[PDB]
RNA sequence: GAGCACCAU
DNA sequence: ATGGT
DNA sequence: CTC
Numbered sequence: 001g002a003g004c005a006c007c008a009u
Numbered sequence: 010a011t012g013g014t
Numbered sequence: 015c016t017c
Stems, first nucleotide, its partner, number of pairs: 001017003005014005
C1' cells in the first nucleotide's frame, strides 16, 4: 500500500 | 458494503 | 498479518 484475516454494524 | 488492529 |  494491496490483499487476506478477525471484530463490530 | 466499511472503520480499525 | 501476508504478500